[PDB]
Context: bound to proteins that are not shown
RNA sequence: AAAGAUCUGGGC
RNA sequence: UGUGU
RNA sequence: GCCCAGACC
Numbered sequence: 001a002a003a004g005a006u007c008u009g010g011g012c
Numbered sequence: 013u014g015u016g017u
Numbered sequence: 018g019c020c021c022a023g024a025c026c
Base pairs, nucleotide, nucleotide: 004026006024007023008022009021010020011019012018
Other pairs, nucleotide, nucleotide, family: 005025cWW
């Protein structure tokens, strides 16, 4: 530098 | 340089 | 809901 998404966990 | 005096 | 991490596309 860190796009469009899905899960799972955590934090507030 | 939240930089090790 | 918002943010973070990992894996996946």
The RNA with a sequence from SFTS virus AH12 has 26 modelled nucleotides. It was solved by electron microscopy to 2.6 A. Entry title: Structure of the SFTSV L protein stalled at late elongation [LATE-ELONGATION]. The entry also contains RNA-directed RNA polymerase, not shown here. The reconstruction used 60,000 particles. Williams et al. published it in Nucleic Acids Res. in 2023: "Structural insights into viral genome replication by the severe fever with thrombocytopenia syndrome virus L protein".